Context: bound to proteins that are not shown
RNA sequence: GCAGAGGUUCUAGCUACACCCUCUAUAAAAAACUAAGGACCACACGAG
DNA sequence: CTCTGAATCTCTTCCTCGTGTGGTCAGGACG
DNA sequence: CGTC
DNA sequence: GAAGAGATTCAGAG
Ligand code: PRF
Numbered sequence: 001g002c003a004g005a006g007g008u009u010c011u012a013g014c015u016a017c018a019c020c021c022u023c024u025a026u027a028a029a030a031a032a033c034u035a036a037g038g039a040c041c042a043c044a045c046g047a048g
Numbered sequence: 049c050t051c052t053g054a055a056t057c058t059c060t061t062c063c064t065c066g067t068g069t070g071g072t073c074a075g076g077a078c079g
Numbered sequence: 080c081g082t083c
Numbered sequence: 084g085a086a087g088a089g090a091t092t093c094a095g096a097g
Stems, first nucleotide, its partner, number of pairs: 003024005012034001039072010049097003054092009076083004
Other pairs, nucleotide, nucleotide, family: 002023tWH004025tWS006028cHS007030cWS008031cWH008032cWH009012cHH013018tWS013033cWW022028cWS052094tWS053093cWS
C1' cells in the first nucleotide's frame, strides 16, 4: 500500500509530514505526489 | 557596646552583522 | 569484540 | 582592566 505485495520514474521513494496506482502470491502495465549528517578555538579582514 | 557608617572582598559585563584561513579526544591496552 |  | 552593585567585614563614640 483498500489489507498484503509490487511499482514506472524525476538520488532515495508503504511515514519524512508523506502520497498514489495497479494487482492476488509476485512481479509488471501507468500518470499525479516529497527535499536530508556538519561543533569549538586562535589569527587576519571589512563595514557601521 | 552596638549599630553607625566605613572600608573590604566578591561577582558581573563590557555591540553587531558578515568575509575567510588554520588547527583540535578520550583513553591504550586487554583478555 | 566489545571492554576496561 | 575598569567600575559598580552588593554582600561581607568591621568599627568608634557617646
Ligand atoms: N509512492 C507513490 N508513488 C509511487 C511510488 C511510491 O513509493 C513508486 C515506487 N517508489 C512509484 N510511484 N505515492